[PDB]
Context: one part of a larger RNA, bound to proteins that are not shown
RNA sequence: ACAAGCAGUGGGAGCACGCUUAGGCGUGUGACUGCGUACCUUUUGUAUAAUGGGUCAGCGACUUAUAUUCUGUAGCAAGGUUAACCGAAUAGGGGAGCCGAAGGGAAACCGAGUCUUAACUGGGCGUUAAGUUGCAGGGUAUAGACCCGAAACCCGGUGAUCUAGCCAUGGGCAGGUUGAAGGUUGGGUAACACUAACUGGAGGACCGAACCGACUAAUGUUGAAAAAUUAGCGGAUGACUUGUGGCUGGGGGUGAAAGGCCAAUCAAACCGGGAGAUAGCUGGUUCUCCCCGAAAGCUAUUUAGGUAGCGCCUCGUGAAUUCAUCUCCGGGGGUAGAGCACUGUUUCGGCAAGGGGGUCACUUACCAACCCGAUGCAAACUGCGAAUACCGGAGAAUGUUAUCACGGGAGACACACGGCGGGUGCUAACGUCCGUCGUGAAGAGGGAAACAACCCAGACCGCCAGCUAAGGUCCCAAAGUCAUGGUUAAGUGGGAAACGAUGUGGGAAGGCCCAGACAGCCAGGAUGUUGGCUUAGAAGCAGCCAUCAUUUAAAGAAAGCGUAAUAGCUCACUGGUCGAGUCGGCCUGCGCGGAAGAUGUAACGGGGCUAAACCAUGCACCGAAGCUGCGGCAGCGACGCUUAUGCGUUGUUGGGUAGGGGAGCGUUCUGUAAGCCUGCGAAGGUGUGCUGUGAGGCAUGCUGGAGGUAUCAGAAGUGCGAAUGCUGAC
Numbered sequence: 001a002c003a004a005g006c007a008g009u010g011g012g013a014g015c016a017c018g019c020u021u022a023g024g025c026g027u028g029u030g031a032c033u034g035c036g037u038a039c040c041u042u043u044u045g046u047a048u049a050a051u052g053g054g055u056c057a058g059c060g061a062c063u064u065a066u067a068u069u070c071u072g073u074a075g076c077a078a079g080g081u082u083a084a085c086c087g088a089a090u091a092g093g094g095g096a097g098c099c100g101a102a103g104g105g106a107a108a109c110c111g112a113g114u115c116u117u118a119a120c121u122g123g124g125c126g127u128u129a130a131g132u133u134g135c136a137g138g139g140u141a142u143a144g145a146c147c148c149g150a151a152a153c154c155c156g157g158u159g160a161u162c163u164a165g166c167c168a169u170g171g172g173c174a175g176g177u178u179g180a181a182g183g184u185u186g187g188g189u190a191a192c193a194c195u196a197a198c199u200g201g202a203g204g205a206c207c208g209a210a211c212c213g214a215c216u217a218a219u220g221u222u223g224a225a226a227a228a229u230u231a232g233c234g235g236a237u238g239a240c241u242u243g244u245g246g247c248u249g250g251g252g253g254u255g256a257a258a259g260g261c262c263a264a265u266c267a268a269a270c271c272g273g274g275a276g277a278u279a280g281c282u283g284g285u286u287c288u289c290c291c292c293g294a295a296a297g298c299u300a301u302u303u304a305g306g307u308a309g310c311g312c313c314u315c316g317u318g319a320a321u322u323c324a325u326c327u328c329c330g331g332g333g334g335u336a337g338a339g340c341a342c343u344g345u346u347u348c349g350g351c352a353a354g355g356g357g358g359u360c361a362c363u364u365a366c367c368a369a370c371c372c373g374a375u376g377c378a379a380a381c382u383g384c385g386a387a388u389a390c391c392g393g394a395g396a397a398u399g400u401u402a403u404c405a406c407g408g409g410a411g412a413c414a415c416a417c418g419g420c421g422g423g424u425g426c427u428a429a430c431g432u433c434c435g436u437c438g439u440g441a442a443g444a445g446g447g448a449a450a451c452a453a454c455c456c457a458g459a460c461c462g463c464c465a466g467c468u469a470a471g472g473u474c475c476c477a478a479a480g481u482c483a484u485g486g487u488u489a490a491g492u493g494g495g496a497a498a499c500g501a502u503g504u505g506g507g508a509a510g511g512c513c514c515a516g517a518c519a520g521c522c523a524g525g526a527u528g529u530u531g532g533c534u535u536a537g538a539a540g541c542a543g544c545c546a547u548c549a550u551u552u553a554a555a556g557a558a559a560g561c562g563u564a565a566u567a568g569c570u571c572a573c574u575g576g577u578c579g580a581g582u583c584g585g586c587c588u589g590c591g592c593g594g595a596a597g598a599u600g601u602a603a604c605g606g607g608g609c610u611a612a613a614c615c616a617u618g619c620a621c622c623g624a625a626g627c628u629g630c631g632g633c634a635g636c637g638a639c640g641c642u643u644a645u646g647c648g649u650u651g652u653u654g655g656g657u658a659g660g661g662g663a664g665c666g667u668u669c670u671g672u673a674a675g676c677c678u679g680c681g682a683a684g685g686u687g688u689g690c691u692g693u694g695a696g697g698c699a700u701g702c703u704g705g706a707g708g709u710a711u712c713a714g715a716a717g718u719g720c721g722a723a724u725g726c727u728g729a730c
Base pairs, nucleotide, nucleotide: 008035009034010033011032014029015028016027017026018025039052041050054730055729056728057727058726059725064143066141067140068139069138070137071136072135073134074133075132076131079099080098085093086092103110104109113125114124115123116122146284147283149281153274154273155272156271157270158269164248165247166246167245168244169243170242171241172240173238175207176206177205178203182199183198184197185196186195187194211235212234213233215232216231217230218229219228250266252262253261254260287664288663289662290661291660292659297310298309299308312411313409314408315407316406317405318404319403322402323399325396326395327394328393329392330391331390337384338382339381343378344377345376347374348373349372350371354367355366358363415440416439417438418437419436420435421434422433423432424431445456446455447454460632461631462630463629465628466627467626471622472621473620474607475606476605480619482618483617484616485615486614487613493609499593500592503590504589505588506587507586510583511582520577521576522575523574524573526550527549528548531545532544533543556571560569561568633654634653635652636651637650638649640647665719667716668715669714670713671712676708677707684703685702686701687700688699689698690697691696
Other pairs, nucleotide, nucleotide, family: 012030cWS012031tHS013030tHS014028cWW019025cWW020021tWS020022tHS022024cWW023024cHS027028cWH037047cWS038053cWW040051cWW043045tHS060723tHS063145tWS065141cWW067139tWW082096tWH083094tHS084094tHS087088tHS087091tHS102111tSS104114tSS104124tSS105108tHS114123cWW115122tWH117119tHS130131cHS144145cHS148282cWH150278tWH151277cWH157269tWW160163tWS160248tWH160253cWS174208tHS179201tWS180201tHS181200tHS188193tHS189191tHS189192tHS224228cWS255258tWS266269tHS280306cSS289694tSS293658tHS294657tWH303306cWS308413tWH324397cWW332389cWW333388tWH334385tHS335386tWH336385tHS340378tWH342381cWS346375cWW352369tWS353368tHS356364cWS372373cWH416438cWW443458tWS445625tHS459655cWS468624tWH470623tHS472620tWW473479tHS474481tHS481612cWH484617cWW488490cHS488613cWW489610tWS490610tWW491492cHS491493cWS493494cWW494608tWW498594tHS501591cWW508585cWW509584tWW512581cWS514580tHS516579tWS517579tHS517581tSS517582cSS518578tWH519578tWS524554tSS525572tHS528529cWW529557cWH531557tHS535537tHS537564tSS539565cHS539566cWS540558cSS540560cWH540569tWH541561cWH551555tWW552554tHS555556tHS558559cHS562567tHS594595cHS600601cHS601602cSS608612tWS611613cHS614615cWH635651cWW642645cWS642646tWS643645tWS648649tWS665695tHS666718cWS676709cWW677708cWW678679cSS678707cWW679706tWW681704tWS681705tWS681706tHS682705tHS683704tHS688700cWW693694cSS
């Protein structure tokens, strides 16, 4: 032991428990429920499925030296100051030196004026700050210079017991085989040649054992083994194979030649020394608290992922008032927008040259400049031209000076999105390249189900108080089953055009409109003539021209079907029945297909909704770290005086990476210190309690059985989680 998730956190039944009699203390656990996506580095941007980490304990990183500049700081002061060395020596002696007090010109040469250039009106430089020697600190310079991290180069040395070649010397090769030639005896040739028998045993010859060698396949692949086994497979008396000993040394040898081999490693062998070789390239960088607080631009780069100068920060210094916001005064534009007098160019309706086929000049289906009535059109156009914006002159408060000069130290130079204005591209894209504003990076909390950049809103600390923004109020789930008009069938809501559609709502208005405006329901629907043509046929319909005469109340030289056509229907029209109503024009809610994919509903969060749906008018209430309530704390300006000021004021602020400024915490050692403490327990280890803003401090239980150390100064191998860190243990 009916129960779903970075494992707590707030609430919190419970019990246990010793307590206090409980006492709501104490400690223990913690049924159930609200809220909730580890850490570090690198990045515009991380839960990440981007990297790095088994765990513990111990080690492990911005120094020293020497120069020089600025600040603080003490001394001395228009002077200050010694080296070496002597040295009685942390004394005294020792002025050798050095810098400052004067400047201008290349020099000559001149100097509180000079030179310049005949000279300059000059121009510049100038005349107009105290300096110097110490100590602490911030800077830059050369040195390995924050730490760890290479591929290679050069010099001096050791190896041919593996393997490559070679050199002298021994050894090996079952069994079976072809049985050649050659040569010998028969025949043949004149004799060679040729041709029967013998021999004979030549061969990089044949089949095949040990020996040597690796083409095929299966298994092992943290193996039996840092190249194997089983089954298979070629050569096999020779360009054969084997033992022992010797020789060949690296930018060299060796090489039946592959860029192979040279002691399991070779497109340059191994060991030591130059040597902390260099690394614009990665990874990491250890205790606390206050104050302020950016950019991803511009220009040049044998540069583009770096550096430099300026724009941007800080602290300091001094200097304006400096600034700024809006109310008045002065402004210039060719922009938006409008415009074709310009440019083209623009075509179209009126008036018109020039080209083309003839006419072998007039005329001229073709087009047409220029010119009249209209259209433009404009980014590379205008003869117009706003709102805005920008520079100067007057006017308000306000702001903790937010403006200027100088000095100390930097950082940053790979942006992103949204809005507004634009190029580019399909008016594609979380695409790309410019202008201006907003946010994020370098900032929390609420709302849009979850959602860096969307909407609202800048968090000194405490607290079981109140009032409100956005958004919201049926249950999930606090507040609205609240109030007053509407339409809705679509579960539109709660996706998706065009294109469509008698949807309907409604309005307003029309034709119509009582001379009968739509629908059920009657009939007729013609005659020259088969119009004409084509066609075998086509007489209303496969096709085309013409669409003409007449009675009607009405008849189309007929839309379509059908027929090889006439036949037939109808559609169209006409004369009653039905009974204020009918026609398509206008406008608005919402309705309605498309609109078909793929692991399972999956196009309101759901449940759910017929209004708990969308337009019109009220009340609320809730709703945040916003505001207000009360207690504390700090900085800064003033303020109370005070006053080395503290507190009582006074206003303000008190999100924050790189980075700048200010202020502290603790460790080891030297003096202080024959200091003090301590054999009745020191140090150390292990629990408990009190106290600081924090780093911490303090008193105390047991264990433990010899040393630690006040205060105030001084000096540092000084404070570790991460480096695929290292060593030891599990």
Record summary:
The RNA (Tethered rRNA, nucleotides 2026 to 2755) from Escherichia coli has 730 modelled nucleotides. The PDB entry is titled "Structure of a ribosome with tethered subunits". The sample was in a buffer at pH 7.5. The work is reported in "Three-dimensional structure-guided evolution of a ribosome with tethered subunits" (Kim et al., Nat.Chem.Biol., 2022). Rfam match: Bacterial large subunit ribosomal RNA. For this family Rfam cites "Crystal structure of the ribosome at 5.5 A resolution" (Yusupov et al., Science, 2001). The entry has 47 different proteins, among them 30S ribosomal protein S14, 50S ribosomal protein L25 and 30S ribosomal protein S8. The entry is indexed under Engineered, Tethered, Synthetic, RIBOSOME. The structure was determined by electron microscopy at 4.18 angstroms resolution and released in 2022.